Context: bound to proteins that are not shown
Formats: sequence, C1' cells, structure tokens
RNA sequence: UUAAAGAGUCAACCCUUUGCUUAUCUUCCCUAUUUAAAU
DNA sequence: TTAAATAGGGAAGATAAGCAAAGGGTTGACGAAAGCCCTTTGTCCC
DNA sequence: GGGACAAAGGGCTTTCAGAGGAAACCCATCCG
Repeated sequence: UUAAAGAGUCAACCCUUUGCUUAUCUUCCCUAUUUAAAU
C1' cells in the first nucleotide's frame, strides 16, 4: 500500500444602426414641568 | 454635572405600446500481436 | 561449411475493425 514510473505544446480584429412619454390636493390635533448656596 | 415619563390613530400607491437582423466555431502527435526475412550471439549434431 | 532451437534488433510490414449524443451540488461555531 490498485505499491513502483511519465513535458501538452504552438497561432488569432467582433464589428455596424437607434426619441421613452403623457396626467396628479397630503390633510386634520396637542400644557414639558419640579427644586438647588462658587470650591 | 438629576431623579421619572410618554413618542397617534385613519385612507392609497395608475394604465397602454415595443426588446433587430447577418457572418464564422481549425488543424498535427499518442497500436497489440503476430507472420515472414535477414543479421549477430550461444548451445548441440554432421 | 550445412541443419535445428532460443534470444535480441530491425525491416518487408499488416492484419484487425468502425458514428453515439446530449445540461452548473452540498450545506451555518470556538476561543481569546
């Protein structure tokens, strides 16, 4: 312990075109009060 | 360089139309089990 | 020198046979 062994290498133009667009009411309501000597 | 005490309820969120065509996608190398022949080496016989 | 066997090596080779086929998974904790 299906143990022992082994080079994958080389090369490349992705280019061209395009109108997004129309409408709209945010409304009503409300008690912030309660203190204390400057270290 | 403070103790507590709470922070809204209701309604409602649009619709229609359309999304393109054409062209191409690589090659080369990675088999076992024999048949025959020849040569060489070595053994044996004549 | 001739015949046989084996091994090694090469070559003449060369014999032999043969078109399926479809698609991205398993899974969340110790330690400074």